[PDB]
RNA sequence: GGACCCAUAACCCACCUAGACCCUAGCUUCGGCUAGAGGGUCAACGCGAAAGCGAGGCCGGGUGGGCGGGUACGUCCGCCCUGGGGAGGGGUCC
Numbered sequence: 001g002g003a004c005c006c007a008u009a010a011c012c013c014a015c016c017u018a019g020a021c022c023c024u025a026g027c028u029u030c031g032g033c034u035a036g037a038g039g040g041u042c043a044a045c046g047c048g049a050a051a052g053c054g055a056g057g058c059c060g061g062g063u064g065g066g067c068g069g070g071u072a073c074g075u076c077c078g079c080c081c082u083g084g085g086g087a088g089g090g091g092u093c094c
Stems, first nucleotide, its partner, number of pairs: 001094006010063004015057001019042006025034003045054003064081007
Other pairs, nucleotide, nucleotide, family: 028031tWW029031cHS071074cWH
């Protein structure tokens, strides 16, 4: 001096979960009393012992599918596929 690698997207996985406000009865009403009632509004559940399922979400980590045939499955074979360039850092090899 040169080459190569370190990309992104999608999917999947984990975790946490309450409170307020208003109305309704009585007295003074400036304030207050009747806190655990009822109703309404704001949405939040079921199973659990960890865990796990139901595509709501932040952080973090990783993973595949399709074909034909051999035996029902695992498995074996081939082909196709989420791209490329530039800047910083690291490693290699010519």
This is an experimental structure of RNA from Homo sapiens, with 94 nucleotides shown. Method: solution-state NMR. The entry became public in 2022. Sharma et al. published it in Nucleic Acids Res. in 2022: "A functional SNP regulates E-cadherin expression by dynamically remodeling the 3D structure of a promoter-associated non-coding RNA transcript". It comes from the structure "A functional SNP regulates E-cadherin expression by dynamically remodeling the 3D structure of a promoter-associated non-coding RNA transcript, NMR, minimized average structure". NMR data were recorded at pH 6 and 298 K. Lineage of the source: Eukaryota > Chordata > Catarrhini > Hominoidea > Homo. Keywords: paRNA, SNP, RNA.